[PDB]
RNA sequence: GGCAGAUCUGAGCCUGGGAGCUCUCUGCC
Ligand code: P12
Numbered sequence: 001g002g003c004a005g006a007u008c009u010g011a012g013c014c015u016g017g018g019a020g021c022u023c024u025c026u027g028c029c
Stems, first nucleotide, its partner, number of pairs: 001029006010023004
Other pairs, nucleotide, nucleotide, family: 007011cWH014018tWS015017cHS
C1' cells in the first nucleotide's frame, strides 16, 4: 500500500460552518 470495518475505539482544516476534504486507527496480507 490492497480488502474489511471503523467517530460514540477518534480528531483535524473551518465560524455563523457545510452538504466539502482529509488525517490517523484495528485485523489480514
Ligand atoms: C465527513 C465525512 C466522512 C468522514 C468525516 C467527515 O470525518 C469525521 C471526523 C469525526 N468527527 C469516512 C469514514 N471515516 C474516515 C473518513 N471519513 C470520515 C471513519 N469512520 N473514520 O463525509 C461523510
Background: This is an experimental structure of RNA, with 29 nucleotides shown. Primary citation: Davis et al., J.Mol.Biol. (2004), "Rational Design of Inhibitors of HIV-1 Tar RNA Through the Stabilisation of Electrostatic 'Hot Spots". The depositors describe the entry as "NMR structure of a synthetic small molecule, rbt158, bound to HIV-1 TAR RNA". It was solved by solution-state NMR.